[PDB]
Context: one part of a larger RNA, bound to proteins that are not shown
RNA sequence: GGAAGCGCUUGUGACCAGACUUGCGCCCGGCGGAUCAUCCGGUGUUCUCACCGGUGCACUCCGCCGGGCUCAGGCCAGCAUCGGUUCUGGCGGGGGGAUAAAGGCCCAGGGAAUGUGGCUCCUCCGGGAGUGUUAUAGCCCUGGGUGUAAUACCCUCGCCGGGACCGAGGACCGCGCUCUGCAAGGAUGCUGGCGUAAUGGUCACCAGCGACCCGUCUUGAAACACGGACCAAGGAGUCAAGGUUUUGCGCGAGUGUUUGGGUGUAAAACCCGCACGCGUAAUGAAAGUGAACGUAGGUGAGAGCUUCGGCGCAUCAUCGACCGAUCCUGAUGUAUUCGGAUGGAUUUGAGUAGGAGCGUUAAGCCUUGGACCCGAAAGAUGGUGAACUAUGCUUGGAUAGGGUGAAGCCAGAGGAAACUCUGGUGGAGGCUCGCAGCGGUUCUGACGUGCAAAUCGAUCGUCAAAUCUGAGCAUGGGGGCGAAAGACUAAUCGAACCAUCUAGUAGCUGGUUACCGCCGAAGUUUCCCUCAGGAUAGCAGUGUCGACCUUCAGUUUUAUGAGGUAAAGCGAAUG
RNA sequence: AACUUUAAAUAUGUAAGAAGCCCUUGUUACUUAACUGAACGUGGGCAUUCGAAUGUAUCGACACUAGUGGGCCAUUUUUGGUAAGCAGAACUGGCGAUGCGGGAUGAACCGAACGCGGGGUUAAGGUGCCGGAGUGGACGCUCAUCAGACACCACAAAAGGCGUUAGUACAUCUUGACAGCAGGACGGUGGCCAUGGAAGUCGGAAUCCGCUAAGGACUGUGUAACAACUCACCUGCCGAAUGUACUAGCCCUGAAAAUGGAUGGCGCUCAAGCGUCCCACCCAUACCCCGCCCUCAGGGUAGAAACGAUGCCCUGAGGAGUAGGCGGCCGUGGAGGUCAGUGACGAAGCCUAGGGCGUGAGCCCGGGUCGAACGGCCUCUAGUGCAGAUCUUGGU
Numbered sequence: 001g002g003a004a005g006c007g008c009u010u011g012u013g014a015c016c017a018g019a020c021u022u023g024c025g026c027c028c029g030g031c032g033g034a035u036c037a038u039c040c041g042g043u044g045u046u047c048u049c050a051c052c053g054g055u056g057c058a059c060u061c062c063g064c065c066g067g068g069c070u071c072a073g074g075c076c077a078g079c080a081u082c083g084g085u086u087c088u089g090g091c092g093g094g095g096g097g098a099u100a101a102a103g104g105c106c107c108a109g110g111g112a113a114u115g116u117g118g119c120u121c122c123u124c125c126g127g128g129a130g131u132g133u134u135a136u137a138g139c140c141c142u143g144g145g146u147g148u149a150a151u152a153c154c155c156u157c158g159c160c161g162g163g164a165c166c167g168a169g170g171a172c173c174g175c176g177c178u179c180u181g182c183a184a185g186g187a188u189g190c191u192g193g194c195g196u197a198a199u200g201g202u203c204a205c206c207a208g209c210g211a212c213c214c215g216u217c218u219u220g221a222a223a224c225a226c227g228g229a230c231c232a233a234g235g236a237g238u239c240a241a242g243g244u245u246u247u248g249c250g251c252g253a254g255u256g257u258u259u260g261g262g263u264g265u266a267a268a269a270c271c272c273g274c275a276c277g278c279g280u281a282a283u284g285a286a287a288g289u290g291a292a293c294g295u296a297g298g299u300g301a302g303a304g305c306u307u308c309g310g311c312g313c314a315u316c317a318u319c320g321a322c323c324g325a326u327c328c329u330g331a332u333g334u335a336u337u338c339g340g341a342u343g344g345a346u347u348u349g350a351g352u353a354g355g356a357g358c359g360u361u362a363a364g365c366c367u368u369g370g371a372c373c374c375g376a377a378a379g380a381u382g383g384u385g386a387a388c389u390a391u392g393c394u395u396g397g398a399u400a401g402g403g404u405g406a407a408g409c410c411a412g413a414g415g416a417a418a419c420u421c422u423g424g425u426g427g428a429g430g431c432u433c434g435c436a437g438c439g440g441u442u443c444u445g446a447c448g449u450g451c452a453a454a455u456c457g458a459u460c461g462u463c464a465a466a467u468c469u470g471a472g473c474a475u476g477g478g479g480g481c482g483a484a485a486g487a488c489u490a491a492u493c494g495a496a497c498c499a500u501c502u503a504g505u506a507g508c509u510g511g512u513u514a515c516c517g518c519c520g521a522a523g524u525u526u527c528c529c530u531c532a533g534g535a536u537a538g539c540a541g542u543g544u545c546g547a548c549c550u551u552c553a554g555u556u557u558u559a560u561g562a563g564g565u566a567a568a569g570c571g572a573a574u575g
Numbered sequence: 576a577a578c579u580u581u582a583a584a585u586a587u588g589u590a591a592g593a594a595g596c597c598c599u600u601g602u603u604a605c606u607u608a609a610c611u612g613a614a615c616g617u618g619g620g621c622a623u624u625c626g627a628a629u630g631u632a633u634c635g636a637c638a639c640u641a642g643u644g645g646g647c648c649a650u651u652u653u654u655g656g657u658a659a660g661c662a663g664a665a666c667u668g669g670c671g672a673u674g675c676g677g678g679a680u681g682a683a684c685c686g687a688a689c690g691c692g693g694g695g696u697u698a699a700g701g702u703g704c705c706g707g708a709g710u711g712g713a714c715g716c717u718c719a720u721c722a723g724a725c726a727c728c729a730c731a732a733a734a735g736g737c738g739u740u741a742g743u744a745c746a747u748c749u750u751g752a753c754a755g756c757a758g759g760a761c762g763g764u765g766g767c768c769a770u771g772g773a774a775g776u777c778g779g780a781a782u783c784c785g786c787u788a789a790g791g792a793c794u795g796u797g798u799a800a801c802a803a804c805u806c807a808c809c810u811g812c813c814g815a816a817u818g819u820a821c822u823a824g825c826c827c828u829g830a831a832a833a834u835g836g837a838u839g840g841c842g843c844u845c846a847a848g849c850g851u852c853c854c855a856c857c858c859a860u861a862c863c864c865c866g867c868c869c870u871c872a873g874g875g876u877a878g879a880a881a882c883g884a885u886g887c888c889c890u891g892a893g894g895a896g897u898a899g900g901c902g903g904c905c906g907u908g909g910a911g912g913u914c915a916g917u918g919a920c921g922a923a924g925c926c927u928a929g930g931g932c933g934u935g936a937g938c939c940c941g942g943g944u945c946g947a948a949c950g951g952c953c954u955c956u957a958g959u960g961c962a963g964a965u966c967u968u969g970g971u
Base pairs, nucleotide, nucleotide: 006210007209008208009207011205012204013203014202015201016200022072023071025069026068027067028066029065030064031063032062033061034060039054040053041052042051043050044049074194075193076192077191078190079189080188081187082167083166084165085164086163087162088161089160090159091158092157093156094155095154096153104146105145106144107143108142109141110140111139118131119130120129121128122127176182177181213228214227215226216225229971230970231969232968233967234966239369240368241367242366243365244364245363246362248360249359250358251357254278255277256276260272261271262270282289283288297319298318299317300316301315304311305310321352322351323349324348325347326345327344328343333338372511373510375508379501380500381499382498383497384496390475391474392473393472394471395470396469397468398467401433402432403431404429408425409424410423411422412421413420414419437462438461439460442458443457445456446455477493479489480488515903516902517901518900519899526535527534528533538643539642540640541639542638543637544636545635546634552630553629555628556627557591558590559589560588561587567581568579569578595621596620597619598618600616601615602614603613605612646670647669648668649667651665652664653663654662655661675686676685677684690867691866692865693864694863695862696861700857701856702855703841704840705839709854711853712852713851714850715849716848723843734828735827736826738825739824740823741822742821743820744819745818746817747816755812756811757810758809759808761785762784763783767779768778791806795804796803868894869893870892871891872890873889874888875887876886905960907957908956909955910954911953912952913951914950916949917948924944925943926942927941929940930939931938932937
C1' cells in the first nucleotide's frame, strides 16, 4: 500500500466545563456599642402574642479581632470489618448397597495348568520334551472367622480458606438473636497522595472488533426497475355546506337574541320580540283515526337503601295491556241506508306504556365541491396565419458551345407518267452530349454537444420545355391545396396556430414535511355468473357503561363413541 | 383382519350440577293400542359435603374507527400422478412485520425472541492457527495420481476391485490338508462315423471296461498324420493349519468439459479424517442477582403541623414491531392577557475543534460578528415542521 464515511472501546495530541479556595458550633483573651431579662405606658394583633418609648450599667446581650478544639468539606486510591450475588479450593462427620463388591491374615474342603520343585529323556550345554498336584514357586473354586474391616460410588449435615462485581435506601418504628450488645427492614470505619487539567469532557487520528445506498415499487418475498452532482429558499389531507358518533357547556318539555328592530364609546358589546325551525305523537297509499283495566301491570334478575319484614334504580329477559295499519263478525240506533259498537286473527311501527330535547364547543368518520399535490392522448367556444410550402390568375425577368438532321426547296440521272435513285439546301423535335441555373442518385464519404434543429465534398438527373424565377393577387382548419405522398398549409399536420371553458378526467405513475410513549394485524370463513368481481366472517385500536354479576379453558383425568387395529389365548368357546 | 374372555400406541368426538337431578299433578292442539311416552305448565323433595384435576390481572355489552381478508416455505396426514420432475386438499409452525448467538456466507436451517447497564451461568455450535476455548483422555478403523472433514438425492447396478480389517456359513486336515518339488499319468484302443490326411486334442455322436495308488475314450501346447510335452487324478518328500462363498466397516473405480480457486482459508495422515465413550473449557440481547428509565396494576395520604392531592409515600409485574389506532410533548408566523420582562452600557440574525440540560424533537449559556428590536408563561389562531416528487426558482 485498489474507496471513504459510520458503531463499540482504549490510547495519543490539542483544547475545555466543573469542583476546590473553607464554613458552622464551642472554649478562652482583647476591643466597640448598648435594639440583654424584668417592669411600666401606648399601639397592633391570631386576644396571647408582638412592636414602639422609658428601665439595663455591663458575671447580661450584639458584632469584630486573635488563638485553641470538635464536626462537615474537593479528586483519585489502599487496608480492616460487614451486607448482597457469585466462582473456586480444602477439611470433619452421618447414611445406603451383597450393611458395597474386592483384598490382607487365619480355618476347613475341592481342583487343575500357560505344572513349581523333584524325577526321566534329548541337546548347540543355552534350553527343550515328558510325568504329575506343592515339594526347594504359586494359582483357581466353595464355605467360615477377623467383620458392623477398609475403600470406591451415590445421597447428605456442617466447618475453614482464596477471588470478582455491587452499597439501592436515608431519624425511630419491624422480625429476631449468640441480648452491657449484634453480621437482625440495603456501608461503614481507618489511612495516603493530590487539590490540578490529576480525575472528567470535546475534537482529530491510529488500533481491535462490528457495519451493504437511501427513498419508491412489486409480489409472499428478493431481484429487476425508477428517482437522487451539490446547496439555499419554496413545496402537498385545506376550506365551506350537510350528516353521524363521541367529549365539554347552558337551559330543559322546552330550546334557539344576531331575518329584523332598539341601542352603542360604532363592523364589537348590550337589549327586544312576533313569527319560524327542531322537539313535545304515531300510523296509513289515502280518506282518516289516534296511545292508563291495574299505586303506568305480572314474573325472574338487579346496584343501592332497609324498620332486616322488605322496597327495588338503570338495564336485561319473558308474559300481558293501549294507538295506527290489514282481515273477519256486524250491536243500540236510523236522512232504511247510513253509522261502526262489540268480539276475534295476523304480521307490522326505532309507536304508547311516569317525556329528552334544543343550542353550542372539540375530535374522529362519511357525502359533495379543484377536495392531498404534480402529470395525459383528448372534447368544446371564439379568433390569427399562404413572408415557408401547394395550386391558380395578372404583370415582369432568365437559360455557353456541340451532336443528330423532319417537312419544304434546287440540280443531275432514270421512268409514258406516278414515282425511283444520287448530291446538295434547309433547320423540325415535350430529340440528344454538356456550362450556368434547377434538382438531389450514390458513397462502410466529411460532419454527428455540427459551419448547419438537414450543412460540406465528390459523383449523379435535367438543361429550350409538363424549364427556372420575382412582385401583385386568390383559396383558410367541419377548411384549403394536392401529376395522390395522407403530401403541404411559417422548424407545428390521419387535421395548423392563439386564448378561453380549465385547477377538464385517470382507477395509472411519482411524491406526500418534528420527537417520545401505549397497543397492534391479516390471505376461500360463508354467500352470491365469471373475468376488467364483489360483499362478509375472522383477526386490531380507542372510548365508555354494567353487580368488571356470572367463572371460564386449543390441557389432562373419568364415563362413553371412532380407530377392535396390534397383542394374549384357543390346557376359554368358535374359527 | 374377518376366532374371541380380555385388550393396543397416536391424536380425536360428546358429557361431567342447585342455572342441576328427579317425583307428583293435570292438559295436549304432538304422539301412542292406550293416561302411554314426550312437550307444556303445576306443586314438592333434594345445602350435610355443590358433587374430577390443573390454571384463572382471561368478564360482558355497546359505540366509533382501521388494515387485511384465493400470499410464500416447511413438518405431518391424505388423494392422485410422471421417464424423471410433481399436482391437489387438511391441520400445525414460520415468514411477509423481527433484531440477537451459531450454521465461513444467505427469505425458508439450529438455538433463542429484544428498555439502558454491571456481575454470574448456559443453549445451538465449538476448543491446531486465523478464533475465545484441548495439538485433552480411551479403544479401534482408514492412505485416496487433487482422501475425508454438514451427510442424506442423483450418478448407481443383484456394479467393478490380486485394497485393508472384523464376522457368518459350509468344507478339508498327522488316516498329513493347502503351496511346491521328485516321479507315475497306463492297457482293450489308431473305440464309432467322417476326412486327402485326423491315432484324447479340425469335426459329429457316444463316453464303457480293465489295471488300479491313480490316470478323461482327454485339459492345453504340438505333428500333414504320428511322436514328444502338459493338465486332471495318484504316490514319495515336507509339516499345521487351511479353502470357498457370502455379510459388515473404511478405501479406490462407479463420466468430465472448457478464465485461476477453494472442506471458508491455511493446512492436517498413531489427524487437525471416521465411530462410540469420557473430562474440562469458550460465549447470545436467552436464564439468575443488583441498579436505573418508562408503562400498567394494587394500596396509603384532613376535626388538615396542610398539597404544583393534576402532588407525595409504599408494593408487584411487564418492556421487539409493518399496515393500523390512541396519548403526551417540541418547534414556526400571528392575536388577547400577563411577566411594573430583555434591549444602542447593544434587540434580532449569523459563525463557533467552547460549555450545560433533555431518552428525543429541542432548550439554555460563553466567545466572535452586528445594528433596532425581541422574548417567557396561560389561552386564541394557521398559508405551521422536508432528502427525495426526471419537484420550482436561484446559486455552485
The RNA (26S rRNA, nucleotides 413 to 1425) from Thermochaetoides thermophila DSM 1495 has 971 modelled nucleotides. The entry has 54 different proteins, among them 60S ribosomal protein l30-like protein, Large ribosomal subunit protein uL10 and 60S ribosomal protein L32-like protein. The 2023 paper behind the entry is "Structural insights into coordinating 5S RNP rotation with ITS2 pre-RNA processing during ribosome formation". Rfam match: Eukaryotic large subunit ribosomal RNA. The family is grouped with related families in Rfam's "LSU clan". Rfam links the family to the GO terms structural constituent of ribosome and ribosome. Ions in the entry include magnesium and zinc. Method: electron microscopy, resolution 2.12 angstrom. The entry became public in 2023. The reconstruction used 745,895 particles. The organism belongs to Thermochaetoides thermophila, within Eukaryota.